[PDB]
Context: bound to proteins that are not shown
RNA backbone atom coordinates (compact mmCIF):
# COMPACT_ATOMS: atom_id res chain seq x y z
P N A 1 0.57 5.41 1.31
O5' N A 1 -0.53 4.43 0.75
C5' N A 1 -0.58 3.09 1.19
C4' N A 1 -0.73 2.20 0.00
C3' N A 1 -1.98 1.35 0.00
O3' N A 1 -2.69 2.03 -1.02
C1' N A 1 0.00 0.00 0.00
P N A 2 -4.22 2.10 -1.06
O5' N A 2 -4.50 3.04 -2.28
C5' N A 2 -4.06 4.40 -2.24
C4' N A 2 -3.35 4.78 -3.51
C3' N A 2 -4.07 4.45 -4.80
O3' N A 2 -4.95 5.49 -5.15
C1' N A 2 -1.82 3.78 -4.94
P N A 3 -6.40 5.19 -5.38
O5' N A 3 -6.43 4.70 -6.90
C5' N A 3 -5.22 4.38 -7.58
C4' N A 3 -5.47 3.95 -9.00
C3' N A 3 -6.73 3.15 -9.23
O3' N A 3 -7.79 3.89 -9.79
C1' N A 3 -4.85 1.90 -9.89
P N A 4 -9.16 3.14 -10.10
O5' N A 4 -9.53 2.51 -8.69
C5' N A 4 -10.60 3.07 -7.94
C4' N A 4 -10.64 2.41 -6.60
C3' N A 4 -9.62 2.91 -5.59
O3' N A 4 -10.18 2.90 -4.29
C1' N A 4 -9.33 0.61 -5.89
P N A 5 -11.13 4.07 -3.85
O5' N A 5 -10.11 5.27 -3.71
C5' N A 5 -10.56 6.49 -3.15
C4' N A 5 -9.53 7.55 -3.39
C3' N A 5 -9.75 8.83 -2.60
O3' N A 5 -9.06 8.74 -1.37
C1' N A 5 -9.58 9.33 -4.89
P N A 6 -9.76 9.23 -0.05
O5' N A 6 -9.82 10.79 -0.28
C5' N A 6 -8.61 11.48 -0.57
C4' N A 6 -8.92 12.88 -1.00
C3' N A 6 -9.90 13.62 -0.12
O3' N A 6 -9.21 14.16 0.98
C1' N A 6 -10.55 13.87 -2.36
P N A 7 -10.04 14.65 2.22
O5' N A 7 -10.81 15.92 1.65
C5' N A 7 -10.47 17.24 2.10
C4' N A 7 -11.31 18.27 1.40
C3' N A 7 -12.64 18.59 2.07
O3' N A 7 -12.50 19.57 3.07
C1' N A 7 -13.04 18.11 -0.17
P N A 8 -13.49 19.51 4.27
O5' N A 8 -14.88 19.99 3.64
C5' N A 8 -14.89 21.01 2.63
C4' N A 8 -16.26 21.62 2.46
C3' N A 8 -17.30 21.33 3.53
O3' N A 8 -17.32 22.29 4.55
C1' N A 8 -18.16 20.70 1.46
P N A 9 -18.17 21.99 5.82
O5' N A 9 -19.63 21.85 5.23
C5' N A 9 -20.47 22.99 5.18
C4' N A 9 -21.85 22.54 4.82
C3' N A 9 -22.58 21.80 5.90
O3' N A 9 -22.99 22.72 6.89
C1' N A 9 -22.87 20.66 3.88
P N A 10 -23.66 22.20 8.19
O5' N A 10 -24.87 21.37 7.61
C5' N A 10 -25.56 20.52 8.49
C4' N A 10 -26.86 20.06 7.89
C3' N A 10 -27.50 18.95 8.71
O3' N A 10 -28.57 19.54 9.41
C1' N A 10 -26.75 18.11 6.64
P N A 11 -28.29 20.15 10.81
O5' N A 11 -28.33 18.88 11.75
C5' N A 11 -29.59 18.43 12.22
C4' N A 11 -29.45 17.25 13.16
C3' N A 11 -29.20 17.55 14.63
O3' N A 11 -30.40 17.69 15.36
C1' N A 11 -28.15 15.53 13.85
P N A 12 -30.87 19.09 15.84
O5' N A 12 -31.95 18.74 16.95
C5' N A 12 -31.84 17.53 17.69
C4' N A 12 -33.16 17.20 18.32
C3' N A 12 -34.23 16.68 17.38
O3' N A 12 -34.19 15.28 17.25
C1' N A 12 -35.09 18.49 18.61
P N A 13 -35.03 14.58 16.11
O5' N A 13 -36.44 15.29 16.24
C5' N A 13 -37.60 14.58 16.69
C4' N A 13 -38.81 15.45 16.47
C3' N A 13 -39.34 15.47 15.04
O3' N A 13 -40.22 14.38 14.86
C1' N A 13 -39.10 17.68 15.80
P N A 14 -40.43 13.75 13.43
O5' N A 14 -39.18 14.27 12.64
C5' N A 14 -37.90 13.67 12.81
C4' N A 14 -37.16 13.90 11.53
C3' N A 14 -35.66 14.03 11.59
O3' N A 14 -35.22 12.72 11.86
C1' N A 14 -36.63 15.44 9.95
P N A 15 -33.95 12.14 11.15
O5' N A 15 -33.49 11.04 12.19
C5' N A 15 -32.92 11.42 13.45
C4' N A 15 -31.83 10.44 13.77
C3' N A 15 -32.32 9.16 14.40
O3' N A 15 -31.60 8.06 13.90
C1' N A 15 -30.85 10.26 15.88
P N A 16 -32.31 7.11 12.82
O5' N A 16 -31.38 7.28 11.55
C5' N A 16 -31.04 8.59 11.08
C4' N A 16 -30.79 8.58 9.59
C3' N A 16 -31.50 9.68 8.81
O3' N A 16 -30.64 10.15 7.80
C1' N A 16 -32.10 7.56 7.96
P N A 17 -29.77 11.44 8.09
O5' N A 17 -28.32 10.86 7.93
C5' N A 17 -27.44 10.92 9.03
C4' N A 17 -26.23 10.09 8.73
C3' N A 17 -25.75 9.19 9.85
O3' N A 17 -25.55 7.89 9.32
C1' N A 17 -24.14 10.92 9.33
P N A 18 -26.50 6.71 9.77
O5' N A 18 -26.98 6.10 8.39
C5' N A 18 -26.04 5.77 7.39
C4' N A 18 -26.78 5.16 6.23
C3' N A 18 -27.70 6.12 5.47
O3' N A 18 -27.75 5.84 4.08
C1' N A 18 -28.94 4.29 6.28
P N A 19 -26.91 6.72 3.07
O5' N A 19 -27.65 8.13 3.10
C5' N A 19 -29.06 8.22 3.28
C4' N A 19 -29.55 9.63 3.07
C3' N A 19 -29.07 10.33 1.81
O3' N A 19 -29.90 9.99 0.71
C1' N A 19 -28.65 11.71 3.66
P N A 20 -29.37 10.26 -0.76
O5' N A 20 -28.93 11.78 -0.72
C5' N A 20 -28.68 12.48 -1.93
C4' N A 20 -28.33 13.91 -1.64
C3' N A 20 -27.30 14.52 -2.56
O3' N A 20 -27.84 14.83 -3.83
C1' N A 20 -26.74 15.09 -0.37
P N A 21 -26.94 14.59 -5.09
O5' N A 21 -25.97 15.84 -5.01
C5' N A 21 -26.49 17.17 -5.13
C4' N A 21 -25.51 18.16 -4.56
C3' N A 21 -24.29 18.47 -5.41
O3' N A 21 -24.52 19.50 -6.36
C1' N A 21 -23.62 18.01 -3.20
P N A 22 -23.96 19.32 -7.83
O5' N A 22 -22.58 20.10 -7.82
C5' N A 22 -21.90 20.29 -6.59
C4' N A 22 -20.43 20.46 -6.81
C3' N A 22 -19.91 19.86 -8.09
O3' N A 22 -20.02 20.82 -9.11
C1' N A 22 -18.55 19.19 -6.27
P N A 23 -20.11 20.36 -10.60
O5' N A 23 -18.62 20.52 -11.09
C5' N A 23 -18.12 19.92 -12.29
C4' N A 23 -16.80 20.55 -12.67
C3' N A 23 -16.37 21.79 -11.87
O3' N A 23 -15.00 21.79 -11.51
C1' N A 23 -16.39 22.27 -14.19
P N A 24 -14.53 20.99 -10.23
O5' N A 24 -13.90 22.10 -9.28
C5' N A 24 -14.50 23.41 -9.27
C4' N A 24 -14.24 24.14 -7.99
C3' N A 24 -14.17 23.31 -6.73
O3' N A 24 -13.60 24.12 -5.73
C1' N A 24 -16.21 24.45 -6.78
P N A 25 -12.69 23.45 -4.61
O5' N A 25 -11.47 22.83 -5.42
C5' N A 25 -10.35 22.30 -4.72
C4' N A 25 -9.66 21.28 -5.58
C3' N A 25 -9.58 21.66 -7.05
O3' N A 25 -8.53 21.05 -7.74
C1' N A 25 -10.64 19.61 -6.85
P N A 26 -7.03 21.53 -7.58
O5' N A 26 -6.21 20.19 -7.88
C5' N A 26 -6.74 19.29 -8.86
C4' N A 26 -6.30 17.89 -8.61
C3' N A 26 -6.27 17.04 -9.87
O3' N A 26 -4.96 17.09 -10.41
C1' N A 26 -7.62 16.00 -8.27
P N A 27 -4.78 16.65 -11.89
O5' N A 27 -5.65 15.32 -11.95
C5' N A 27 -5.02 14.05 -12.00
C4' N A 27 -6.05 12.96 -12.10
C3' N A 27 -6.61 12.65 -13.48
O3' N A 27 -5.81 11.75 -14.18
C1' N A 27 -8.40 12.87 -11.99
P N A 28 -5.10 12.22 -15.49
O5' N A 28 -5.10 13.80 -15.37
C5' N A 28 -5.42 14.57 -16.52
C4' N A 28 -5.34 16.04 -16.22
C3' N A 28 -5.98 16.95 -17.26
O3' N A 28 -7.24 17.37 -16.79
C1' N A 28 -3.73 17.59 -16.88
P N A 29 -8.39 17.60 -17.78
O5' N A 29 -9.00 18.98 -17.32
C5' N A 29 -9.74 19.03 -16.11
C4' N A 29 -10.96 19.88 -16.29
C3' N A 29 -12.04 19.34 -17.20
O3' N A 29 -12.87 18.36 -16.62
C1' N A 29 -11.82 21.66 -17.48
P N A 30 -13.87 17.60 -17.54
O5' N A 30 -15.27 18.19 -17.11
C5' N A 30 -16.40 17.35 -17.23
C4' N A 30 -17.63 18.19 -17.21
C3' N A 30 -18.76 17.70 -18.07
O3' N A 30 -19.28 16.50 -17.53
C1' N A 30 -18.57 20.01 -18.32
P N A 31 -20.42 16.42 -16.32
O5' N A 31 -20.21 15.01 -15.62
C5' N A 31 -19.28 14.90 -14.54
C4' N A 31 -19.86 14.08 -13.42
C3' N A 31 -20.27 12.65 -13.75
O3' N A 31 -19.16 11.78 -13.82
C1' N A 31 -21.92 13.64 -12.42
P N A 32 -18.10 11.98 -14.95
O5' N A 32 -17.83 10.49 -15.44
C5' N A 32 -18.92 9.62 -15.73
C4' N A 32 -19.41 8.97 -14.46
C3' N A 32 -20.09 7.63 -14.66
O3' N A 32 -19.13 6.59 -14.65
C1' N A 32 -21.55 9.03 -13.49
P N A 33 -18.76 5.90 -16.01
O5' N A 33 -19.94 4.85 -16.21
C5' N A 33 -20.81 4.53 -15.12
C4' N A 33 -21.92 3.60 -15.54
C3' N A 33 -22.02 3.28 -17.03
O3' N A 33 -21.26 2.14 -17.37
C1' N A 33 -24.09 4.08 -16.30
P N A 34 -21.11 1.71 -18.89
O5' N A 34 -22.59 1.84 -19.46
C5' N A 34 -23.53 0.80 -19.23
C4' N A 34 -24.57 0.82 -20.31
C3' N A 34 -24.05 1.00 -21.73
O3' N A 34 -23.72 -0.22 -22.35
C1' N A 34 -25.80 2.51 -21.37
P N A 35 -23.00 -0.21 -23.75
O5' N A 35 -24.03 0.56 -24.67
C5' N A 35 -25.00 -0.18 -25.44
C4' N A 35 -25.93 0.78 -26.13
C3' N A 35 -25.41 1.39 -27.42
O3' N A 35 -25.49 0.49 -28.51
C1' N A 35 -26.41 3.07 -26.11
P N A 36 -24.40 0.57 -29.65
O5' N A 36 -24.49 2.09 -30.09
C5' N A 36 -24.47 2.38 -31.49
C4' N A 36 -25.50 3.40 -31.86
C3' N A 36 -24.99 4.50 -32.78
O3' N A 36 -25.10 4.02 -34.10
C1' N A 36 -26.03 5.47 -30.94
P N A 37 -23.82 4.05 -35.02
O5' N A 37 -23.77 5.58 -35.44
C5' N A 37 -24.99 6.33 -35.61
C4' N A 37 -24.71 7.81 -35.72
C3' N A 37 -23.38 8.22 -36.31
O3' N A 37 -23.41 8.13 -37.73
C1' N A 37 -23.81 9.52 -34.40
P N A 38 -22.04 8.08 -38.54
O5' N A 38 -21.32 9.42 -38.11
C5' N A 38 -21.48 10.61 -38.88
C4' N A 38 -20.84 11.76 -38.15
C3' N A 38 -19.35 11.96 -38.32
O3' N A 38 -19.06 12.58 -39.57
C1' N A 38 -19.90 12.19 -36.05
P N A 39 -17.79 12.15 -40.38
O5' N A 39 -16.68 13.18 -39.90
C5' N A 39 -17.02 14.56 -39.74
C4' N A 39 -15.90 15.33 -39.08
C3' N A 39 -14.47 14.81 -39.28
O3' N A 39 -13.89 15.36 -40.43
C1' N A 39 -14.84 15.13 -37.00
P N A 40 -12.90 14.51 -41.27
O5' N A 40 -11.60 14.52 -40.34
C5' N A 40 -11.03 15.76 -39.94
C4' N A 40 -9.94 15.57 -38.92
C3' N A 40 -8.92 14.48 -39.23
O3' N A 40 -7.94 14.91 -40.16
C1' N A 40 -9.59 14.29 -36.98
P N A 41 -7.34 13.86 -41.16
O5' N A 41 -6.37 13.04 -40.24
C5' N A 41 -5.13 13.65 -39.88
C4' N A 41 -4.57 12.97 -38.67
C3' N A 41 -4.06 11.56 -38.91
O3' N A 41 -2.81 11.58 -39.55
C1' N A 41 -5.36 11.57 -36.96
P N A 42 -2.38 10.30 -40.35
O5' N A 42 -2.36 9.21 -39.20
C5' N A 42 -1.23 9.13 -38.33
C4' N A 42 -1.33 7.90 -37.48
C3' N A 42 -1.26 6.57 -38.22
O3' N A 42 0.09 6.21 -38.48
C1' N A 42 -3.06 6.53 -36.70
P N A 43 0.40 5.15 -39.62
O5' N A 43 -0.15 3.80 -39.01
C5' N A 43 0.71 2.93 -38.27
C4' N A 43 -0.04 1.69 -37.89
C3' N A 43 -0.36 0.74 -39.02
O3' N A 43 0.75 -0.09 -39.29
C1' N A 43 -2.28 1.03 -37.69
P N A 44 1.19 -0.31 -40.79
O5' N A 44 0.26 -1.50 -41.27
C5' N A 44 0.11 -2.64 -40.44
C4' N A 44 -1.07 -3.44 -40.88
C3' N A 44 -1.36 -3.45 -42.37
O3' N A 44 -0.48 -4.27 -43.10
C1' N A 44 -3.36 -3.11 -41.22
P N A 45 -0.24 -3.98 -44.65
O5' N A 45 -1.66 -4.32 -45.29
C5' N A 45 -1.95 -5.67 -45.67
C4' N A 45 -3.32 -5.75 -46.28
C3' N A 45 -3.41 -5.20 -47.70
O3' N A 45 -2.91 -6.15 -48.62
C1' N A 45 -5.21 -4.40 -46.42
P N A 46 -1.95 -5.67 -49.78
O5' N A 46 -2.97 -5.36 -50.96
C5' N A 46 -4.08 -6.25 -51.14
C4' N A 46 -5.25 -5.57 -51.78
C3' N A 46 -4.96 -4.71 -52.99
O3' N A 46 -4.82 -5.55 -54.12
C1' N A 46 -6.49 -3.59 -51.59
P N A 47 -4.02 -5.04 -55.37
O5' N A 47 -4.94 -3.84 -55.92
C5' N A 47 -5.97 -4.12 -56.88
C4' N A 47 -6.61 -2.85 -57.38
C3' N A 47 -5.68 -1.86 -58.06
O3' N A 47 -5.56 -2.22 -59.41
C1' N A 47 -7.01 -0.73 -56.48
P N A 48 -4.23 -1.87 -60.19
O5' N A 48 -4.39 -0.32 -60.52
C5' N A 48 -5.44 0.06 -61.40
C4' N A 48 -5.66 1.54 -61.37
C3' N A 48 -4.42 2.41 -61.58
O3' N A 48 -4.10 2.55 -62.95
C1' N A 48 -5.60 3.19 -59.73
P N A 49 -2.59 2.53 -63.37
O5' N A 49 -2.10 4.01 -63.07
C5' N A 49 -2.81 5.11 -63.63
C4' N A 49 -2.34 6.40 -63.01
C3' N A 49 -0.84 6.57 -62.85
O3' N A 49 -0.21 6.99 -64.04
C1' N A 49 -1.89 7.17 -60.84
P N A 50 1.18 6.35 -64.47
O5' N A 50 2.23 7.33 -63.79
C5' N A 50 2.17 8.72 -64.12
C4' N A 50 2.75 9.55 -63.01
C3' N A 50 4.20 9.25 -62.66
O3' N A 50 5.08 9.94 -63.51
C1' N A 50 2.95 9.32 -60.69
P N A 51 6.52 9.39 -63.71
O5' N A 51 7.13 9.55 -62.24
C5' N A 51 7.73 10.79 -61.90
C4' N A 51 8.43 10.67 -60.58
C3' N A 51 9.58 9.68 -60.52
O3' N A 51 10.74 10.25 -61.07
C1' N A 51 8.20 9.36 -58.66
P N A 52 11.89 9.31 -61.61
O5' N A 52 12.47 8.69 -60.27
C5' N A 52 13.46 9.41 -59.50
C4' N A 52 13.78 8.65 -58.25
C3' N A 52 14.50 7.33 -58.46
O3' N A 52 15.88 7.52 -58.69
C1' N A 52 12.70 6.98 -57.00
P N A 53 16.69 6.38 -59.42
O5' N A 53 16.63 5.19 -58.38
C5' N A 53 17.61 5.18 -57.36
C4' N A 53 17.32 4.07 -56.40
C3' N A 53 17.68 2.68 -56.88
O3' N A 53 19.07 2.41 -56.72
C1' N A 53 15.54 2.64 -55.94
P N A 54 19.79 1.52 -57.79
O5' N A 54 19.31 0.06 -57.40
C5' N A 54 19.58 -0.39 -56.08
C4' N A 54 18.95 -1.74 -55.87
C3' N A 54 19.22 -2.78 -56.93
O3' N A 54 20.49 -3.35 -56.75
C1' N A 54 16.93 -2.79 -56.40
P N A 55 21.25 -3.94 -57.99
O5' N A 55 20.33 -5.16 -58.40
C5' N A 55 20.61 -6.49 -57.96
C4' N A 55 19.41 -7.38 -58.20
C3' N A 55 19.38 -8.11 -59.52
O3' N A 55 20.22 -9.24 -59.41
C1' N A 55 17.27 -7.17 -59.12
P N A 56 21.33 -9.52 -60.51
O5' N A 56 20.52 -10.41 -61.55
C5' N A 56 19.59 -11.40 -61.07
C4' N A 56 18.67 -11.86 -62.17
C3' N A 56 19.29 -11.92 -63.56
O3' N A 56 19.98 -13.13 -63.75
C1' N A 56 17.18 -10.89 -63.69
P N A 57 21.19 -13.20 -64.75
O5' N A 57 20.47 -13.18 -66.17
C5' N A 57 19.27 -13.93 -66.39
C4' N A 57 18.72 -13.63 -67.77
C3' N A 57 19.77 -13.37 -68.84
O3' N A 57 20.12 -14.61 -69.41
C1' N A 57 18.06 -11.72 -68.95
P N A 58 21.20 -14.67 -70.52
O5' N A 58 20.60 -13.73 -71.66
C5' N A 58 21.33 -13.54 -72.88
C4' N A 58 20.43 -13.17 -74.03
C3' N A 58 21.14 -12.80 -75.32
O3' N A 58 20.26 -12.92 -76.43
C1' N A 58 20.41 -10.86 -74.17
P N B 1 20.86 8.30 -70.50
O5' N B 1 21.77 8.01 -71.77
C5' N B 1 21.24 7.31 -72.92
C4' N B 1 22.30 6.43 -73.52
C3' N B 1 22.98 5.43 -72.59
O3' N B 1 23.27 4.27 -73.37
C1' N B 1 24.61 6.91 -73.46
P N B 2 22.69 2.85 -72.98
O5' N B 2 21.47 2.68 -73.98
C5' N B 2 21.66 2.06 -75.25
C4' N B 2 20.57 1.06 -75.51
C3' N B 2 19.20 1.46 -74.96
O3' N B 2 18.13 1.28 -75.86
C1' N B 2 19.80 -0.71 -74.20
P N B 3 16.77 2.02 -75.58
O5' N B 3 15.69 0.86 -75.74
C5' N B 3 15.07 0.22 -74.61
C4' N B 3 15.01 -1.26 -74.86
C3' N B 3 13.94 -2.03 -74.10
O3' N B 3 12.69 -1.98 -74.77
C1' N B 3 16.00 -3.21 -74.05
P N B 4 11.36 -1.98 -73.91
O5' N B 4 11.33 -3.45 -73.32
C5' N B 4 11.35 -4.59 -74.18
C4' N B 4 11.43 -5.86 -73.37
C3' N B 4 10.64 -5.89 -72.07
O3' N B 4 9.32 -6.31 -72.37
C1' N B 4 12.82 -6.64 -71.64
P N B 5 8.19 -6.22 -71.28
O5' N B 5 8.36 -7.59 -70.48
C5' N B 5 8.59 -7.54 -69.07
C4' N B 5 9.02 -8.88 -68.53
C3' N B 5 8.86 -9.03 -67.02
O3' N B 5 7.64 -9.66 -66.71
C1' N B 5 11.12 -9.20 -67.57
P N B 6 6.63 -8.94 -65.74
O5' N B 6 7.05 -9.55 -64.32
C5' N B 6 8.08 -8.91 -63.56
C4' N B 6 8.75 -9.84 -62.56
C3' N B 6 8.42 -9.57 -61.10
O3' N B 6 7.29 -10.33 -60.70
C1' N B 6 10.75 -9.64 -61.35
P N B 7 6.29 -9.71 -59.64
O5' N B 7 7.21 -9.39 -58.38
C5' N B 7 7.77 -8.09 -58.26
C4' N B 7 8.69 -7.98 -57.07
C3' N B 7 8.27 -6.90 -56.08
O3' N B 7 7.44 -7.39 -55.05
C1' N B 7 10.41 -6.41 -56.87
P N B 8 6.46 -6.38 -54.35
O5' N B 8 7.45 -5.34 -53.69
C5' N B 8 8.03 -5.61 -52.42
C4' N B 8 8.99 -4.51 -52.07
C3' N B 8 8.34 -3.20 -51.66
O3' N B 8 7.97 -3.26 -50.30
C1' N B 8 10.02 -2.77 -53.23
P N B 9 6.78 -2.41 -49.81
O5' N B 9 7.40 -0.94 -49.86
C5' N B 9 8.70 -0.69 -49.30
C4' N B 9 9.00 0.78 -49.22
C3' N B 9 7.81 1.74 -49.20
O3' N B 9 7.41 2.07 -47.89
C1' N B 9 9.24 2.34 -50.94
P N B 10 6.14 2.98 -47.67
O5' N B 10 6.53 4.33 -48.42
C5' N B 10 7.06 5.44 -47.69
C4' N B 10 7.14 6.63 -48.60
C3' N B 10 5.81 7.27 -48.91
O3' N B 10 5.39 8.09 -47.85
C1' N B 10 7.01 7.01 -50.90
P N B 11 3.86 8.14 -47.48
O5' N B 11 3.28 9.15 -48.56
C5' N B 11 3.92 10.40 -48.78
C4' N B 11 3.35 11.02 -50.02
C3' N B 11 1.84 10.99 -50.13
O3' N B 11 1.29 12.08 -49.43
C1' N B 11 2.80 10.23 -52.14
P N B 12 -0.17 11.95 -48.84
O5' N B 12 -1.05 11.89 -50.15
C5' N B 12 -1.76 13.05 -50.63
C4' N B 12 -2.32 12.78 -52.00
C3' N B 12 -3.65 12.05 -52.05
O3' N B 12 -4.73 12.94 -51.80
C1' N B 12 -2.19 11.09 -53.63
P N B 13 -5.73 12.64 -50.62
O5' N B 13 -6.85 11.76 -51.32
C5' N B 13 -7.56 12.30 -52.42
C4' N B 13 -8.07 11.17 -53.26
C3' N B 13 -8.90 10.15 -52.52
O3' N B 13 -10.22 10.62 -52.37
C1' N B 13 -7.40 9.04 -53.94
P N B 14 -11.02 10.28 -51.06
O5' N B 14 -11.69 8.89 -51.45
C5' N B 14 -12.76 8.87 -52.40
C4' N B 14 -13.09 7.45 -52.73
C3' N B 14 -13.34 6.53 -51.54
O3' N B 14 -14.66 6.71 -51.10
C1' N B 14 -11.86 5.48 -53.00
P N B 15 -14.98 6.53 -49.58
O5' N B 15 -14.78 4.96 -49.38
C5' N B 15 -15.68 4.08 -50.04
C4' N B 15 -15.17 2.67 -49.99
C3' N B 15 -15.00 2.07 -48.61
O3' N B 15 -16.24 1.73 -48.06
C1' N B 15 -13.15 1.50 -49.91
P N B 16 -16.37 1.59 -46.51
O5' N B 16 -15.54 0.26 -46.24
C5' N B 16 -16.24 -0.99 -46.14
C4' N B 16 -15.32 -2.03 -45.57
C3' N B 16 -15.00 -1.90 -44.10
O3' N B 16 -16.05 -2.39 -43.30
C1' N B 16 -13.03 -2.40 -45.30
P N B 17 -16.35 -1.69 -41.92
O5' N B 17 -15.21 -2.25 -40.99
C5' N B 17 -15.10 -3.66 -40.83
C4' N B 17 -13.91 -3.98 -39.98
C3' N B 17 -13.72 -3.10 -38.77
O3' N B 17 -14.56 -3.48 -37.69
C1' N B 17 -11.66 -3.34 -39.86
P N B 18 -14.84 -2.45 -36.52
O5' N B 18 -13.38 -2.17 -35.93
C5' N B 18 -12.77 -3.17 -35.10
C4' N B 18 -11.38 -2.75 -34.70
C3' N B 18 -11.26 -1.48 -33.89
O3' N B 18 -11.62 -1.68 -32.54
C1' N B 18 -9.68 -1.42 -35.60
P N B 19 -12.21 -0.45 -31.72
O5' N B 19 -10.91 0.41 -31.41
C5' N B 19 -9.98 -0.05 -30.43
C4' N B 19 -8.72 0.76 -30.50
C3' N B 19 -8.78 2.18 -29.95
O3' N B 19 -8.61 2.15 -28.54
C1' N B 19 -7.71 2.20 -32.07
P N B 20 -9.52 3.07 -27.61
O5' N B 20 -8.67 4.40 -27.50
C5' N B 20 -7.25 4.35 -27.65
C4' N B 20 -6.71 5.74 -27.90
C3' N B 20 -7.63 6.91 -27.58
O3' N B 20 -7.53 7.24 -26.22
C1' N B 20 -6.78 7.19 -29.73
P N B 21 -8.59 8.19 -25.58
O5' N B 21 -8.34 9.55 -26.37
C5' N B 21 -7.87 10.73 -25.72
C4' N B 21 -7.86 11.87 -26.71
C3' N B 21 -9.14 12.66 -26.82
O3' N B 21 -9.28 13.60 -25.79
C1' N B 21 -8.40 12.17 -28.99
P N B 22 -10.53 13.55 -24.90
O5' N B 22 -11.44 14.70 -25.49
C5' N B 22 -10.83 15.86 -26.05
C4' N B 22 -11.53 16.24 -27.31
C3' N B 22 -13.05 16.32 -27.26
O3' N B 22 -13.51 17.44 -26.55
C1' N B 22 -12.39 15.34 -29.29
P N B 23 -14.99 17.41 -26.00
O5' N B 23 -15.84 17.62 -27.31
C5' N B 23 -16.36 18.90 -27.67
C4' N B 23 -17.16 18.75 -28.94
C3' N B 23 -18.58 18.25 -28.78
O3' N B 23 -19.45 19.30 -28.42
C1' N B 23 -17.55 17.02 -30.47
P N B 24 -20.50 19.08 -27.26
O5' N B 24 -21.82 18.69 -28.05
C5' N B 24 -21.94 18.93 -29.46
C4' N B 24 -23.08 18.14 -30.03
C3' N B 24 -24.09 17.58 -29.03
O3' N B 24 -25.07 18.55 -28.66
C1' N B 24 -23.43 15.88 -30.51
P N B 25 -25.91 18.36 -27.33
O5' N B 25 -26.77 17.06 -27.65
C5' N B 25 -28.10 17.17 -28.17
C4' N B 25 -28.57 15.83 -28.65
C3' N B 25 -29.29 15.00 -27.61
O3' N B 25 -30.65 15.38 -27.46
C1' N B 25 -27.71 13.65 -28.73
P N B 26 -31.39 15.10 -26.06
O5' N B 26 -31.57 13.52 -26.03
C5' N B 26 -32.60 12.93 -26.83
C4' N B 26 -32.53 11.44 -26.74
C3' N B 26 -32.75 10.84 -25.37
O3' N B 26 -34.12 10.77 -25.05
C1' N B 26 -30.86 9.85 -26.33
P N B 27 -34.58 10.98 -23.57
O5' N B 27 -34.28 9.57 -22.91
C5' N B 27 -34.59 8.36 -23.60
C4' N B 27 -33.96 7.20 -22.88
C3' N B 27 -34.05 7.25 -21.37
O3' N B 27 -35.29 6.69 -20.92
C1' N B 27 -31.82 6.81 -22.00
P N B 28 -36.14 7.40 -19.76
O5' N B 28 -35.31 7.15 -18.44
C5' N B 28 -35.49 6.00 -17.61
C4' N B 28 -34.15 5.47 -17.18
C3' N B 28 -33.67 5.93 -15.80
O3' N B 28 -34.18 5.07 -14.80
C1' N B 28 -31.91 6.12 -17.39
P N B 29 -34.54 5.62 -13.34
O5' N B 29 -33.27 5.23 -12.47
C5' N B 29 -31.97 5.12 -13.07
C4' N B 29 -30.88 4.85 -12.07
C3' N B 29 -31.21 5.14 -10.62
O3' N B 29 -30.36 4.43 -9.74
C1' N B 29 -29.74 6.79 -11.48
P N B 30 -30.97 3.30 -8.79
O5' N B 30 -31.89 4.12 -7.78
C5' N B 30 -33.20 3.63 -7.43
C4' N B 30 -33.12 2.18 -7.02
C3' N B 30 -34.30 1.67 -6.20
O3' N B 30 -35.34 1.19 -7.04
C1' N B 30 -32.20 0.83 -5.37
RNA sequence: GACCACCCCAAAAAUGAAGGGGACUAAAACACAAAUCUAUCUGAAUAAACUCUUCUUC
RNA sequence: GGAAGAAGAGUUUAUUCAGAUAGAUUUGUC